[PDB]
Context: bound to proteins that are not shown
RNA sequence: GCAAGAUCCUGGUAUGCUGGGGAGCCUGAAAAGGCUACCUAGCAAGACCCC
RNA sequence: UGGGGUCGCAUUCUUCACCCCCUCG
RNA sequence: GCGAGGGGUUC
DNA sequence: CCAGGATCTTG
Numbered sequence: 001g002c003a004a005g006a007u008c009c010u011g012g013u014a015u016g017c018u019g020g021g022g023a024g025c026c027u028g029a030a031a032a033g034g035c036u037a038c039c040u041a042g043c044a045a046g047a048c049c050c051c
Numbered sequence: 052u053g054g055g056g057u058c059g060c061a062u063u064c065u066u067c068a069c070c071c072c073c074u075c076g
Numbered sequence: 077g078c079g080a081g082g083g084g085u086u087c
Numbered sequence: 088c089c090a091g092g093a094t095c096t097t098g
Stems, first nucleotide, its partner, number of pairs: 003097001006094007016043006023036005046058006068085005
Other pairs, nucleotide, nucleotide, family: 002098tHS004096tWW005095cWH022023cHS022037tWH044059tWS045059tHS073080cWW074079cWW075078cWW
C1' cells in the first nucleotide's frame, strides 16, 4: 500500500404473495372459470404525535 | 373527519420487584 | 421528580 | 440484486 473482506447503515431496483382489474389463449356459453403475462393497492399486527 | 409525519422482527432472564450507570428537563 | 435508554440480580 | 457511507481487520 492496490484491495479480498467483516459488521452494519442509508438510498433504490426487480421479482414474488394477497385484494381489485384484464390483453391474449383455452373452456363454458345463460353465467363465469382457468393459464400466461401486464396494470393497480398493500407487503409484518400495530403504536405515538400533529392539523 | 380524514390526511401527513415518526417508530414497529436488534441489544436472548417478557412483565413485575430490587440495585447500578448515562442524557435532558 | 421524570420519563426515555442501557446493565446486573448470587441457589 | 445494485452503489456507497461509517467503523475495524488484514494485505